[PDB]
Context: one part of a larger RNA, bound to proteins that are not shown
C1' cells in the first nucleotide's frame, strides 16, 4: 500500500426561528395655528305694511361655487378721509382696460331695490296662475304710474222686518298683524324619583304648552309692623336660623320680629309730580382718520434679530412679523391732534298731549258652603283670595294686633301716577386667562347644520401643516403621445416633490450570521 469486516458520522433546508441592517404600509408623537371656551369693562337693548327674519332666481370677458348687489344688478349720485396703485375669494392664466384732471379703498347721507315670505287684489303644490279700477300714451291684440286683504277705533252718507230708529251697507282717515336667545307678569300644568314597598306627602307650581309688555318688568307711599318704648313707601344683599313652627310628627318643608347695608322721593281726584312729541339753548360722546423717538461694527451662518464690542430713546421695555431670539428694520405703543354730514345722551325755555279715575270710593267690608295662598297638610286656626249664595256703618264710624272676649295701641280699604338700587344677552367693541391646541376646543379651524340617513318631525360626520421664497423640477432616456421611474437641474436641505414638517407601533418584505 490492496481486499474484507466492525465501529463512528461532517456537509448538503422544501420551508421555518431569533438577532441585526435597510425598506414599505400607516399615521402616533413633538412643535405650530386663520378656530374655539370662559370672563371683566363698556355699548344698545329690538326689527316689520316706507314690507321684516328667512330665501328663490338672476347679476362678471370666459365653467362652477362663496361673498356683495337687484333688470340702474362685485354696482349709480353726493359730501368727508387719503396719495398710488387698481378691476372681491376658492384660484391661476390669458385678455381688454381704469389714473396724480385724484382711481381702487374707508365713513355719513341719498337713489334703484325682480320674485316668494305677516304677504295684504283673488287663487295656489313658497319662489307660480288669473284679474279689476283711476290717470296718461299708442293702434291693434297693449305700455307707464298709482290703487284694490282682514279686524279695531273715529267720522260722512245711506237705510229692513216697522211709524219712528236700530241692526245692517258703502267712503274716508289712524292703528294692528309677523320674527326674535334670555330676562318679566299672567292662564293651564305632569311624571319618573324620594319616602329603601306605597295612596297622604315629595319631586314642584319644576319640565312643558299658551298669552301679553318693556328696555327692563313687576311692586310701591300703611285700613303696615311693633309693644305701652317706638319705627315709618317699594325693591335687592348679608344675618337672625336650618331657630319658631309645620309634617303618614315619616321622608321632608321652613318663617317672622330685631339688626347691618345698596338706593333716596313723592305727588293727586278744588286736577299735581312725572312722562311723551314737537320747537329751541349749550355741552359731551359715537360713526374715518393724522403725527408719533432712538444702532453701528464684528464672527458663524443659506439667511442675524443670535456671539463679541461700543452707543442711543423712554409719559413709548416682556405687542405683532421680518430668511434663527429686535425698545432703536416695518406695522405699532405712550402721548397729542382731529369731522361736510348722520346717531345718541344730558341740558335750558315755549307749545300740544297725557297722567285722569271726578268730587274720597257699596253688591264693597263682614258671613255660609267648596277650593287656592300664606313656612302652616283642619288643626285652638288668625289673615289674603274667590266658584255658589247673601250682605253693613258713615269719624261719638270702620280695619288689625294668629281661636275668642274686655281694655289699650296703631292705621283709614273698596280711586290713581311714580325714578334709583334689581334680572338677562341672541347682538357690537376692547381687554384678559396657572383655558383647549386638530380623537382636544363649538357638531363645525377645511365651501358644516354640509355630505349622508329618514315619508316626515328629526338625527348628523370625516377632513389642518412643502419651502424663507414656487425658485413647483427646462432638457435627455424606458414606457401606450400612459401610469411610474433613472438621470439633469432649483434649493441650506428633495428620504422637503406636491397624498409634500417630524414620520412611532401593529402589520408586510429583502440581505447576512447561527439554529432547525
Nucleotide at each position: 500500500g490492496g481486499u474484507c469486516a466492525a465501529g463512528u458520522g461532517a456537509a448538503g433546508a422544501a420551508g421555518c426561528g431569533c438577532a441585526u441592517a435597510c425598506g414599505g404600509u400607516g399615521g402616533a408623537u413633538g412643535c405650530c395655528u386663520u378656530g374655539g371656551c370662559a370672563g371683566u369693562c363698556a355699548g344698545a337693548g329690538g326689527c316689520g305694511a316706507u314690507g321684516a327674519a328667512a330665501g328663490a332666481c338672476g347679476u362678471g370677458g370666459u365653467a362652477g361655487c362663496c361673498u356683495g348687489c337687484g333688470a340702474a344688478a362685485a354696482g349709480c349720485u353726493u359730501c368727508g378721509g387719503g396719495g398710488a396703485g387698481u378691476c372681491g375669494g376658492c384660484a391661476a392664466a390669458c385678455a381688454g382696460a381704469c389714473u396724480u384732471u385724484g382711481a381702487u379703498c374707508c365713513g355719513g347721507a341719498g337713489a334703484u331695490c325682480u320674485c316668494u315670505g305677516a304677504a295684504u287684489g283673488g287663487g295656489g303644490g313658497a319662489a307660480c296662475c288669473c284679474a279689476c279700477c283711476u290717470a296718461g300714451g299708442a293702434u291693434a291684440a297693449c305700455c307707464u304710474a298709482g290703487g284694490u286683504a282682514u279686524c279695531u277705533u273715529g267720522u260722512a252718507c245711506u237705510g229692513a222686518a216697522u211709524c219712528c230708529a236700530u241692526a245692517g251697507g258703502u267712503g274716508c282717515a289712524a292703528g294692528a298683524g309677523g320674527c326674535g336667545a334670555a330676562c318679566c307678569a299672567g292662564g293651564g300644568g305632569a311624571a319618573c324619583u324620594g319616602a329603601a314597598a306605597c295612596a297622604u306627602c315629595u319631586a314642584a307650581g319644576u319640565a312643558c304648552c299658551c298669552u301679553g309688555a318693556g328696555g327692563a318688568a313687576a311692586a310701591g307711599a300703611a285700613a303696615u309692623c311693633a309693644a305701652c318704648c317706638g319705627a315709618g313707601a317699594u325693591u335687592c344683599c348679608c344675618u337672625u336660623a336650618g331657630u319658631a313652627g309645620u309634617g303618614g310628627c315619616g321622608a321632608g318643608c321652613g318663617a317672622a320680629c330685631g339688626g347691618g347695608g345698596a338706593u333716596u322721593a313723592g305727588c293727586c281726584c278744588u286736577u299735581a309730580a312725572g312722562c311723551u312729541u314737537c320747537a329751541u339753548u349749550g355741552a359731551u360722546u359715537u360713526u374715518a382718520g393724522c403725527g408719533g423717538a432712538a444702532c453701528g461694527c464684528u464672527c458663524u451662518g443659506g439667511a442675524a434679530a443670535g456671539u463679541g464690542c461700543g452707543g442711543c430713546c423712554a409719559u413709548a421695555g416682556u405687542g405683532g412679523g421680518u430668511g434663527a431670539u429686535a425698545g432703536c428694520c416695518c406695522c405699532g405703543u405712550a402721548c397729542g391732534c382731529g369731522a361736510a354730514a348722520g346717531g345718541a345722551u344730558c341740558u335750558u325755555u315755549g307749545a300740544a298731549g297725557u297722567g285722569a279715575a271726578a268730587u274720597c270710593g257699596a253688591g264693597u267690608a263682614g258671613g255660609a258652603c267648596g277650593g287656592a295662598g300664606c313656612a302652616c297638610g283642619a288643626g285652638a286656626a288668625a289673615c289674603u283670595u274667590u266658584g255658589u249664595c247673601u250682605g253693613a256703618a258713615c269719624a261719638u264710624g270702620g280695619g288689625g294686633g294668629g281661636a275668642c272676649c274686655a281694655u289699650c295701641c296703631u292705621c283709614c280699604a273698596a280711586g290713581g301716577c311714580u325714578a334709583a338700587a334689581u334680572a338677562c344677552u341672541a347682538c357690537u367693541g376692547a381687554c384678559u386667562g396657572a383655558c383647549c391646541g386638530a380623537u382636544a376646543g363649538u357638531g363645525a379651524a377645511c365651501c358644516a347644520g354640509u355630505a349622508c340617513c329618514g315619508u316626515g318631525a328629526g338625527g348628523g360626520a370625516a377632513a389642518g401643516g412643502c419651502g424663507a421664497a414656487a425658485a413647483g423640477a427646462a432638457c435627455c432616456c424606458c414606457g401606450g403621445a400612459g401610469a411610474g421611474g433613472g438621470g439633469a437641474g432649483u434649493g441650506a436641505a428633495a428620504u422637503a416633490g406636491a397624498a409634500c414638517c417630524u414620520g412611532a407601533a401593529a402589520c408586510c418584505g429583502u440581505a447576512u450570521g447561527c439554529g432547525u
An RNA structure (23S Ribosomal RNA, nucleotides 1 to 516) from Pseudomonas aeruginosa PAO1, in which 516 nucleotides are resolved. The entry also models magnesium and zinc ions. The 2022 paper behind the entry is "Compact IF2 allows initiator tRNA accommodation into the P site and gates the ribosome to elongation". The structure was determined by cryo-electron microscopy at 2.6 angstroms resolution and released in 2022. Among the 52 different proteins in the entry, which are not shown, are 50S ribosomal protein L20, 30S ribosomal protein S11 and 50S ribosomal protein L11. Keywords: Initiation Factor 2, 70S ribosome, cryo-EM, translation initiation, initiator tRNA, conformational changes, RIBOSOME. An Rfam search finds the family "Bacterial large subunit ribosomal RNA" in it. The depositors describe the entry as "Pseudomonas aeruginosa 70S ribosome initiation complex bound to IF2-GDPCP (structure II-B)".